[PDB]
Context: bound to proteins that are not shown
C1' cells in the first nucleotide's frame, strides 16, 4: 500500500422544520 | 445568518484484526 471492525469528530449535497 | 430533523456521502484521529 490494500481490505474488516469498535469507537469518536468534521466537512458536502438532498429534504422538511422553526426563529 | 443561526438551530432542529430525516436522508446520502466524504475526510480525520485512536483502537483491534486481515493479506
Nucleotide at each position: 500500500c490494500a481490505g474488516c471492525a469498535g469507537c469518536a469528530g468534521c466537512c458536502u449535497g438532498c429534504u422538511g422544520c422553526u426563529g
This is an experimental structure of RNA, with 38 nucleotides shown.
Released in 2014, the model rests on X-ray diffraction data to a resolution of 1.7 angstrom.
Crystals were grown from: 1.3 mM ammonium sulfate, 0.1 M MES, pH 6, VAPOR DIFFUSION, HANGING DROP, temperature 291K.